Annotation
The PDB entry is titled "Crystal structure of an active group I ribozyme-product complex". An RNA structure (Group I ribozyme), in which 233 nucleotides are resolved. The entry is indexed under Ribozyme, RNA-splicing, Guanosine-binding, RNA-folding, RNA. The 2005 paper behind the entry is "Crystal structure of a phage Twort group I ribozyme-product complex". Ions in the entry include magnesium and sulfate. An Rfam search finds the family "Group I catalytic intron" in it. Rfam's curators write: Group I catalytic introns are large self-splicing ribozymes. They catalyse their own excision from mRNA, tRNA and rRNA precursors in a wide range of organisms. Rfam links the family to the GO term Group I intron splicing. It was solved by X-ray diffraction to 3.6 A.
């Protein structure tokens, strides 16, 4: 830089507290628990930041439409039921650094320390070795404290952070290849230490390799090490 | 303050 929330002020709403919007300020804050973590997708509008090229490109990050979605709701339907299918609106996906994957336990006020779970990475081939190692700030459902108040019965506040938050990864990274779109900084599509990979067949309770087929790169190098959404 |  962009936002939140806090402050005092205008405007509508309200019995007030409070909202919603704008500006300014900033002097303590912003809980606890308990569940869901699905889908992740096609087309698309908007960019501060001054950051790079000879407007671009990039980007904190901001919205649609269709599509599709995991519990918790509304409706249809089905089933004797358990239950499920379908259909909605809230909400999520689309929207990380190109992505992949996983929503673990104690303990802290905060850095954090312990566990070594999910998931990986590297051998091995069999399900075994051995080393990395995580979190909702989102959905649904409670409780919990401080105000209002025509006060027990209702009302109203309890902030952002997800356009990646932890982690493992990575093939995003490299003035790299090569083939496109550009002046160009880029954007795209394979490619990379002889293989890689994608899609078939087969086969397994299951998955792991392994085996068969076709299909694209590919065989110039550094690739590693670290370090980054 | 507090976040990226």
């Nucleotide at each position: 830089g962009a936002g939140c929330c806090u402050u005092u002020a205008u405007a509508c709403a309200g019995u007030a507290a409070u909202g919603u919007a704008u500006a300014u300020c900033g002097a303590a804050a912003a809980a606890u628990c308990c569940u869901c973590u699905a889908a992740u997708u096609c087309a698309g509008g908007g960019a501060a930041c001054a950051c790079c090229u000879a407007a671009g490109g990039c980007a904190a990050u901001c919205c649609u439409g269709a599509g599709c979605u995991a519990a918790g709701c509304u409706c249809u339907u089905a089933g004797u039921a358990a239950u499920a299918a379908g259909a909605g609106a809230a909400a999520g996906u689309g929207c990380a650094a190109c992505g992949a994957c996983u929503a673990u336990u104690c303990c802290g006020a905060u850095a954090g320390g312990a566990a070594g779970u999910a998931g990986g990475g590297u051998c091995a081939a069999g399900u075994g070795a051995c080393u990395c190692g995580a979190a909702a700030u989102g959905g649904g459902g409670a409780u919990u404290a401080c105000c209002c108040u025509u006060c027990u019965a209702g009302g109203g506040u309890a902030g952002u952070g997800a356009u990646a938050u932890a982690g493992u990864c990575u093939g995003a990274a490299c003035a790299u290849a090569u083939a496109u779109g550009g002046a160009a900084a880029c954007a795209u599509a394979u490619a990379g230490a002889a293989g890689g990979a994608u899609a078939g067949g087969a086969g397994u309770a299951a998955c792991g390799a392994a085996c068969c087929u076709a299909u694209c790169c590919g065989u110039a190098a550094c690739a590693u090490a670290a370090u980054u959404g | 303050g507090c976040u990226u």